Annotation:
This is an experimental structure of RNA, together with DNA, with 24 nucleotides shown. The structure was determined by solution NMR and released in 1997. The entry is an ensemble of 8 models. It comes from the structure "SOLUTION STRUCTURE OF AN RNA-DNA HYBRID DUPLEX CONTAINING A 3'-THIOFORMACETAL LINKER AND AN RNA A-TRACT, NMR, 8 STRUCTURES". Primary citation: Cross et al., Biochemistry (1997), "Solution structure of an RNA x DNA hybrid duplex containing a 3'-thioformacetal linker and an RNA A-tract".
RNA sequence: GCGCAAAACGCG
DNA sequence: CGCGTTTTGCGC
Numbered sequence: 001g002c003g004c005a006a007a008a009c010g011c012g
Numbered sequence: 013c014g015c016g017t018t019t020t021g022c023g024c
Stems, first nucleotide, its partner, number of pairs: 001024012
């Protein structure tokens, strides 16, 4: 930094 | 879910 998995926060 | 962003863990 991107992808994939998970968690948190805000919106709908 | 669908939109926006961040972290942890793995892999690149």